The RNA (28S rRNA, nucleotides 921 to 1790) from Danio rerio has 751 modelled nucleotides. The PDB entry is titled "Cryo-EM structure of the 6 hpf zebrafish embryo 80S ribosome". It holds a match to the Rfam family "Eukaryotic large subunit ribosomal RNA". Its family is annotated with structural constituent of ribosome and ribosome in the Gene Ontology. Leesch et al. published it in Nature in 2023: "A molecular network of conserved factors keeps ribosomes dormant in the egg". The sample was in a buffer at pH 7.6.

Context: one part of a larger RNA, bound to proteins that are not shown
RNA sequence: ACCCGUCUUGAAACACGGACCAAGGAGUCCAACGCGCGCGCGAGUCAGAGGGUGGCUCGCGAGCCCCUGCGGCGCAAUGAAGGUGAG
RNA sequence: GGUGGGAUCCCCCCGCCCCGGCGGGGGGCGCACCACCGGCCCGCCUCGCGACCCUCCGGGGGGCAGGUGGAGUUGGAGCGCGCGCGAUGGCACCCGAAAGAUGGUGAACUAUGCCUGGGCAGGGCGAAGCCAGGGGAAACUCUGGUGGAGGCCCGCCGCGGUCCUGACGUGCAAAUCGGUCGUCCGACCUGGGCAUAGGGGCGAAAGACUAAUCGAACCAUCUAGUAGCUGGUUCCCUCCGAAGUUUCCCUCAGGAUAGCUGGCGCUCGCCGAUCAAGCAGUUUUAUCCGGUAAAGCCAAUGACUAGAGGC
RNA sequence: ACCUAUUCUCAAACUUUAAAUGGGUAAGAGGCCCGGCUCGCUGGCGCUGGAGCCGGGCGUGGAAUGCGACGCGCCUAGUGGGCCAUUUUUGGUAAGCAGAACUGGUGCUGCGGGAUGAACCGAACGCCGGGUUAAGGCGCCCGAUGCCGACGCUCAUCAGACCCCAUAAAAGGUGUUGGUUGAUAUAGACAGC
RNA sequence: CCGAAUCAACUAGCCCUGAAAAUGGAUGGCGCUGGAGCGUCGGGCCCAUACCCGGCCGUCGACGGCA
RNA sequence: GCUGCAAGCCUCGACGAGUAGGAGGGCCGCCGCGGUGGCGCCGAAGCCCAGGGCGCGGGCCCGGGUGGAGCCGCCGCGGGCGCAGAUCUUGGU
Numbered sequence: 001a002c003c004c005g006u007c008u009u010g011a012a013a014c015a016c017g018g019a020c021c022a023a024g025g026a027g028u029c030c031a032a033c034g035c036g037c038g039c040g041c042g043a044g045u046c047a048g049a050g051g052g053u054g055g056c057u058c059g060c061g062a063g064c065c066c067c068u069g070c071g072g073c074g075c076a077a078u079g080a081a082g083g084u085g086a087g
Numbered sequence: 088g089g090u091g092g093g094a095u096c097c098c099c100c101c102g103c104c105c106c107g108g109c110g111g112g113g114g115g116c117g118c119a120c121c122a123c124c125g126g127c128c129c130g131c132c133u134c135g136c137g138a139c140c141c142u143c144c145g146g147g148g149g150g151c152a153g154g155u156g157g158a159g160u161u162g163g164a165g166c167g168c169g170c171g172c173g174a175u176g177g178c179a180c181c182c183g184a185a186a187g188a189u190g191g192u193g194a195a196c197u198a199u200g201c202c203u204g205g206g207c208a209g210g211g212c213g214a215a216g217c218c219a220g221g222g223g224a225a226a227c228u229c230u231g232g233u234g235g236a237g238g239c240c241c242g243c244c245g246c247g248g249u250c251c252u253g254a255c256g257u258g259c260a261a262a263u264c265g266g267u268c269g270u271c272c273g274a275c276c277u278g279g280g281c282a283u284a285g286g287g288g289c290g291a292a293a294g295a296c297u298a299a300u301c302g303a304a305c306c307a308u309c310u311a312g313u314a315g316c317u318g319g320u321u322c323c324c325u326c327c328g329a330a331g332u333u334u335c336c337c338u339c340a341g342g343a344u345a346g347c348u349g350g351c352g353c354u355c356g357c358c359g360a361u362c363a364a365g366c367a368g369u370u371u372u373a374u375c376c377g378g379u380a381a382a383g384c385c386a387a388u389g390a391c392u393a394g395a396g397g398c
Numbered sequence: 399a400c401c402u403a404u405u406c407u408c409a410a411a412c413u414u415u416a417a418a419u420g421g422g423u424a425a426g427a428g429g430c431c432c433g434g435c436u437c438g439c440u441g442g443c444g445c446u447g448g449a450g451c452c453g454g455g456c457g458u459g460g461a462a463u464g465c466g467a468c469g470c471g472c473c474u475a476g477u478g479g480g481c482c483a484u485u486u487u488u489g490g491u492a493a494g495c496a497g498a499a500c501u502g503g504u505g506c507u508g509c510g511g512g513a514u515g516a517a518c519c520g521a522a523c524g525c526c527g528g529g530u531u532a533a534g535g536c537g538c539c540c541g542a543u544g545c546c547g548a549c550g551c552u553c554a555u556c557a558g559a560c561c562c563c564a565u566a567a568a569a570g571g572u573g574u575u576g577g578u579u580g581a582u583a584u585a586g587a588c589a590g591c
Numbered sequence: 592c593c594g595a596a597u598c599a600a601c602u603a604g605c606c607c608u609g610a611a612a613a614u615g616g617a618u619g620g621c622g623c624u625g626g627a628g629c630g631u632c633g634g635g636c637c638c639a640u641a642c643c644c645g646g647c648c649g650u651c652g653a654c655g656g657c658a
Numbered sequence: 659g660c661u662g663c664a665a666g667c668c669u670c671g672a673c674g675a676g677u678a679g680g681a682g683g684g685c686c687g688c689c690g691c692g693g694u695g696g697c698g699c700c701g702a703a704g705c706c707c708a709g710g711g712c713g714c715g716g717g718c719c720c721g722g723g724u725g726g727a728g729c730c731g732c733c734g735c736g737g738g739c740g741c742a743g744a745u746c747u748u749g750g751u
Stems, first nucleotide, its partner, number of pairs: 003018004019751006029177003033173009044073003050066003077084002088124005096115008125161003128157006139148001180319002183316001187309006198283009209241003212237001216233007245270003250266002253264002285301001287297002322684006332345001334343003346477002349473005354467002366464002369462002371425006381415001382413002388409002393404001395402003429456009480504004485499002488496002509520003524647007534637003537621003543634001545633001547632005558623001569608003573605010590592001648674006655668003686740001688737010704724004709720004
Other pairs, nucleotide, nucleotide, family: 004742tWS004743tWS007011tWH008010tHS009480tSS009516tWS025741tWS025744tHS026319tSS026741tWH028179tWS032174cWW042164tSS043074tWS043163tHS047067tWS049067tHS053055cHS054062tWW069070cHS072166tWS076085tSS079081tHS079082tHS083129tWS086159tWS087161tWS093118tHS093119tHS094117tHS095116cWW104107tWS134151cWW136137cWS138149tHS177179tHS182317cWW184313tWH185312tWW186310cWW193285tWH193298tHS194197tWS194283tWH194288tWS198289cSS207273tWW208242tHS213235tSS213236tWS214235tHS215234tHS223225tHS223226tHS244271tHS248249cHS248267cWS249267cWW255260cWS259263cWS284297tWS285304tHS286303tHS289295cWW290293tWS323715cSS324714cWS328678tHS329476tSS329677tWH330346cWS330477tSS331505tHS333344cWW348474cWW365465cWH377419cWW378379cHS378416tWS379417tWH380416tHS383386cHS384409tWH386413cWS387412cWS390407cWW391406cWW392405cWW394403cWW410411cHS426429cSS427457tWS440446cWW457459cWS475679cSS476678cSS481517tWS484500cWH487497cWS490492tHS490493tHS507522cWH508522tWS510532tWS512562tWS514564cWH515563tWW518561cWS520532cSS531639tWH532638tWH533638tWW535542tSS536542cHS541637cSS552626tWW554624tWW559622cWW568609tHS583595tWS586594tWS586595tHS587594tHS587596tWS589593tWW615616cHS616617cHS618621cHH622627tWS623627cSS657662tSS658664tWS684716tSS686716tSS687739cWS698727tWS699727tWH701725tWS701726tWS701727tHS702726tHS702728tSS703725tHS713715tHS
């Protein structure tokens, strides 16, 4: 030196769960957002769909490349709007 | 753009020096950031309304100024990727409802109906009908016998299931056993074949029964239905460390919100001399604030006791 | 009956008066002093106000103590049933009742002590050795008085034995020990004859 | 008569009465009465994870030390 | 002389309770991957042990026994990654 777990102001409780042992058993993935951080580049940034091709195509349904960079988000806001628009 | 604060940096002066710096005293440019004051942009409002070169029909301008609203501006900071965490929608940490819906399967139990079958000792009371004999003036009555009717009686089988609140009650049995008991020609009992199917059936009605399931069967699916509600939520050490209070909420077993918590930093200060600021759940000094304890009611409001004096 | 001067006793929703504790503010360079300038505001009086702007002068940083600034942000979990004690305090006969205020504790916290224990008392905790304490104790359980401890009180045929705290009162005792205030007393008291 | 203190009220300590509950029981128990009780105190002594000194571990801080 | 894995090493001072919760560290543990360094029939994995030890701990190493064919360290990467509870599930007793 009371039995652990649990809820509880308060559990050794005449509160609940648990006879014993093994194995399994419960914070995940997706989307979008926020903030922090790492990274690339920088008033730009990302190439996304797609296309090209070490050519009879393993590893490689990767990786590399270019898209007259479409577009997204930034670079200007404000008003219901017509609109106007930063010494 | 201005002002103040400002890491850092620049310059000068005086000492020292191991020539590289150190010490002291002064000035200045000021990052980021913050406080304040401006400028400008858009909305709105007010004021000022004027003559003038852009009017070219129409129309556009006319320091406008003073305010105010804006998720603006005055030398961009974002984009992409990755990581961590937080709050979300999703099955959403896991397990859990009573339900709701869609489609289907059951009347081999049971409920009622239909069709075609089967079955129910022995006794009792004894009705209509009938026969014969008495009584009577007649009306008609009386007696005996016969007869065998009945949701009639006792009662076996059967079908039921009253009481013992018996047995049993991890039983023989997820409803049974024993005795007792109800009925036993009738609204009786019963087989098979049929019919009615779920918000439907069926019900001599108990919310009864509808396959051990009925105040809405079963099966599968929607469905991992939802749960502010219970339960559980898995290795170690190190550091920090709460709240049950505020406001709002068809809130009061819950949330939102503020507070309390942690983490991430960053701006500096010490470095570079308590340099000094600045700060404080504390004093000191100064200055205000209050109406509680006490006190008072011979002061007001209210309550309350006793005499006394005066007309 | 009033009227006057007194008198007894009271207030939480009365108050002349008025604390303690407490709340705010101020204790310097963001100060103080001086000069100039600006204004559409103000107006007898461009200095009449006022405010703003600019420049200059003056550290003996002009209470104590302590402390790096609990500085500036961002994100943020948990919680949003509390409970208890001293004091204050409301309802209630009261309650281990219900409801508040300050602070601490507890929840979240073990340890020494109160036998026992949530909250009392002491004290808060890395793992240890030595020393010394706190609160509380030192007949024995059980560490420590196994002091030649001090003085007194107290006998209980229900004694008593220490915070919280585990109940006891009014009223009584010619039990016993103190104390207070009076009255009779060697002109003989008290008591008994 | 006897021959020296006595009487009364009040008050305050301890003790007593007031004082009755159900299983057998609780200053914690034993027991303690020149005390182990009550009140006022002295000296010594006992030990907490508190304090002091030291060792070690980690955390934090350093106005810290080294290329 | 020693170090200087500067993410290292050394010095000094103070400090250390903790639910809910948060953060950090882990040369704690598990499964697979890209690398890298190995181990194994002279006996891997797993299992068992009154053996020897290490770490505050999570855990780990070694020895012995059993076993009979695979396995591990390190740097990264990815999780269906750690159980005593859930009237947990399954199986066993």
Released in 2022, the model rests on cryo-EM data to a resolution of 2.4 A.